[PDB]
Context: bound to proteins that are not shown
């Protein structure tokens, strides 16, 4: 950083 | 520019 | 074939 996924969170400032 | 601060 | 961040797993 590609990639194969997988679960969370959705405030003006 | 502050958190423990306790069965001990 | 949601987006946005976040975290975990695996492989290069």
């Nucleotide at each position: 950083a590609a990639c194969g996924u997988u679960a969370u969170c959705u405030a003006u400032a | 520019a502050c958190a423990c601060u306790a069965c001990u | 074939a949601u987006a946005g961040a976040u975290a975990a797993c695996g492989u290069u």
An RNA with a sequence from La Crosse orthobunyavirus: 33 nucleotides with solved positions. The reconstruction used 24,151 particles. Method: cryo-EM, resolution 3.9 angstroms. The entry became public in 2022. The entry also contains La Crosse virus polymerase, not shown here. Entry title: La Crosse virus polymerase at replication late-elongation stage. The entry also models zinc and magnesium ions. The entry is indexed under RNA-dependent RNA polymerase, VIRAL PROTEIN. Arragain et al. published it in Nat Commun in 2022: "Structural snapshots of La Crosse virus polymerase reveal the mechanisms underlying Peribunyaviridae replication and transcription".